[PDB]
Context: bound to proteins that are not shown
Molecule: 3 end; capped RNA
Organism: Influenza B virus
RNA sequence: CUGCUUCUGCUAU
RNA sequence: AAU
RNA sequence: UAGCAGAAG
Numbered sequence: 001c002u003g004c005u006u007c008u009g010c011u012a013u
Numbered sequence: 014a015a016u
Numbered sequence: 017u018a019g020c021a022g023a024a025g
Stems, first nucleotide, its partner, number of pairs: 004025008
Other pairs, nucleotide, nucleotide, family: 012017cWW
C1' cells in the first nucleotide's frame, strides 16, 4: 500500500 | 403531466 | 440518512 465522480443493487451491520 |  | 459491491469515466 486500493483515490475521485456518476448510476444501479443490497443492507441497516 | 409531476413526485 | 449512510455503508459496501458492480460497471463506466